An RNA structure, in which 29 nucleotides are resolved. On the sample the depositors note: RNA was prepared by in vitro transcription with T7 RNA polymerase. NMR data were recorded at pH 7 and 298 K. It was solved by solution NMR. Reiter et al. published it in Nucleic Acids Res. in 2008: "DNA mimicry by a high-affinity anti-NF-kappaB RNA aptamer". The depositors describe the entry as "Structure of a high affinity anti-NFkB RNA aptamer".

[PDB]
RNA backbone atom coordinates (compact mmCIF):
# COMPACT_ATOMS: atom_id res chain seq x y z
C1' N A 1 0.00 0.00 0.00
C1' N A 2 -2.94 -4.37 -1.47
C1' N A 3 -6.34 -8.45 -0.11
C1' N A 4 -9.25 -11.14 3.48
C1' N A 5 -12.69 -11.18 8.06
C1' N A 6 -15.42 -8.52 12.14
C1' N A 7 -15.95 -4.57 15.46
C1' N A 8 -16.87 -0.17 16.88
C1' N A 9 -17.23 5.74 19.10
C1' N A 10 -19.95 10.15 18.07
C1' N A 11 -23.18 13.24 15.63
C1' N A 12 -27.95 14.59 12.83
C1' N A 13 -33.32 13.27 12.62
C1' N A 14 -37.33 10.05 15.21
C1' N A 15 -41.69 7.57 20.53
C1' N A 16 -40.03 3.89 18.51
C1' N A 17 -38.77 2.50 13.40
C1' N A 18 -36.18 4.39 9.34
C1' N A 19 -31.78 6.81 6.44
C1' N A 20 -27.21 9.75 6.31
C1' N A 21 -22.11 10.74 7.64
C1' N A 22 -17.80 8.55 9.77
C1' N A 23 -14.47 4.91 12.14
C1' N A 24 -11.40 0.55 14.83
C1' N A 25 -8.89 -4.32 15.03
C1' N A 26 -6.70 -9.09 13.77
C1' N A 27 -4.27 -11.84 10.03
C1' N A 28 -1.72 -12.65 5.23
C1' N A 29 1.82 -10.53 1.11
RNA sequence: GAUACUUGAAACUGUAAGGUUGGCGUAUC